[PDB]
Context: bound to proteins that are not shown
RNA sequence: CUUAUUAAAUGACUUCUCGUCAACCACCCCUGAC
RNA sequence: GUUGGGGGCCCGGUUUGGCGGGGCCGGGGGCAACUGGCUGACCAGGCGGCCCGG
RNA sequence: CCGGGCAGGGGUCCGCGGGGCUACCAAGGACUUCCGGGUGUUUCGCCAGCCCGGACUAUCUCCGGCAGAACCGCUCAAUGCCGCGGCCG
RNA sequence: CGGCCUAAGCCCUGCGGACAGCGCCGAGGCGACAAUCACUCCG
RNA sequence: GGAGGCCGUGUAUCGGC
DNA sequence: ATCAGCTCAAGAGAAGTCATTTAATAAG
DNA sequence: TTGAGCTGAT
Numbered sequence: 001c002u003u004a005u006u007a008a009a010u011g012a013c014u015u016c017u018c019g020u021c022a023a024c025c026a027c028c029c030c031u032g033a034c
Numbered sequence: 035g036u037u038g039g040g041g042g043c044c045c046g047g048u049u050u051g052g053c054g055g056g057g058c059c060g061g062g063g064g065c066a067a068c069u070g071g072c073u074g075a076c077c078a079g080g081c082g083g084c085c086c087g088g
Numbered sequence: 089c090c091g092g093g094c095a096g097g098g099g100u101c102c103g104c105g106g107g108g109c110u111a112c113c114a115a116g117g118a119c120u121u122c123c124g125g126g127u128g129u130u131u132c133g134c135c136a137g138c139c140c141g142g143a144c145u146a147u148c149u150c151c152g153g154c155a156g157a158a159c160c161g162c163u164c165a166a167u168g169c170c171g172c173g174g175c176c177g
Numbered sequence: 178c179g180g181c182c183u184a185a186g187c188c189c190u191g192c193g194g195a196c197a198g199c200g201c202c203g204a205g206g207c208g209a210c211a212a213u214c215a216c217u218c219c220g
Numbered sequence: 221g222g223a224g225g226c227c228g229u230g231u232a233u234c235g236g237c
Numbered sequence: 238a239t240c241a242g243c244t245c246a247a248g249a250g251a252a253g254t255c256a257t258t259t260a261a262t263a264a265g
Numbered sequence: 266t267t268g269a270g271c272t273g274a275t
Base pairs, nucleotide, nucleotide: 001265002264003263004262005261006260007259008258009257010256011255012254013253014252015251016250017249018248019076020075021074022073024071025070026069027042028041029040030039031038032037033036034035043062044061045060046059047058048057049056051163052162053161054160055159079202080201081200082199083094084093085092086091087090099196100195101194102193103192104191105190106189107188108187109186116151117150118149121143122142123141124140125139126138127137131209132208133207134206135205152170153169154168155167173182174181175180176179177178216224217223218222219221227235228234238275239274240273241272242271243270244269245268246267
Other pairs, nucleotide, nucleotide, family: 016161cSS023072cWW041066tWS041067tWS050052tHS050053tHS051158cWH078203tHS084095tWS088089cWW097199tWS110114cSS110184tWH111173tHS111183tWH115186tSS116187tSS118145tWH120144tWH128136tHS129207cHH137202tWS156166tHS157165tHH158163tWH170185tWS210212tHS226236cWW
C1' cells in the first nucleotide's frame, strides 16, 4: 500500500406497517319523551 | 317501536424464522355487552410534466 | 408570465411469452464518469442526503433464481440446491 | 491462445395482475454578525 | 474617578538594570 | 392591561441489500 | 426540546 476475515460506528434505497387525528355509513348497549 | 344524549376501551400471552393484520387464551378498567365498512390529514412549503383561460 | 387544474401520457414490481446479443477492454444500459438543475428553518451564505436532465460508455463501478413458506400480506431468515458457461482446435 | 454455439447474464418488447391515482424533494450539519468593553482592589 | 512596573516599535513568561 | 410563576406533551419498527472509516490480524 | 395554556398579581 492492494485484497480479504472479524468487530464496532452510522449513512442510503426498497417492501411491509404500526402510532396520531377527523368525517360519514352499518350494527350493538345504557338511558330519556311518547 | 318513532326519536334523543353517550359509549362500543385497553393490556399481556399464543400461532411464524421474523414483522404487521386475523383467529384463539387470560386479565385490567367500566359495570353495558363489547364491533365492522369506507374516505381524508401528519412538516411550513418548493419544483417539474401536460392541459384550460388571460 | 398571472390564475385555475390533473384529462392525457409516464414510474415500479409480479406471472406467462417473444425478438436481438454475448462470455468480463462481454452483451448495454445506469444508483458508473463529466457537466448542469430541483429540493434542502433562514438575515445572508454554504454543505450532507434524495431525485432528475444532457453528453459519452469515463483510467472500471454495478448487474440472478428456487425451496424452507404458513390462517393471510411482506421478507435472499437459519439452512439446502442451482446459474456465473459449454464444445472443439 | 483462437474459433463456433448458447443462456437463469445484457438490451428491447407483447398480454394479464399489484402499487399509485400525473411525478420529485422537504423533520440533517454548519459559517458570518462588534449590539460581545472584560480581571481583581480602593472610594 | 483612580490603582494593580519603567525600557527593548507602549506585545513578551525572553533581555536590562 | 401585562408581567411573572407554574404546568403540559412531545412519533416508532421489523426485514432484504448496499456503502464509508477505524482497529487487529491475514496473504500478497 | 419549546410553544403554549392557565392562574394570580398589580
The depositors describe the entry as "Structure of Desulfovirgula thermocuniculi IsrB (DtIsrB) in complex with omega RNA and target DNA". An RNA structure (omega RNA) with a sequence from Desulfovirgula thermocuniculi, together with DNA, in which 275 nucleotides are resolved. The reconstruction used 58,188 particles. Taxonomically the source falls in Desulfovirgula (Bacteria, Bacillati, Clostridia, Thermoanaerobacteraceae).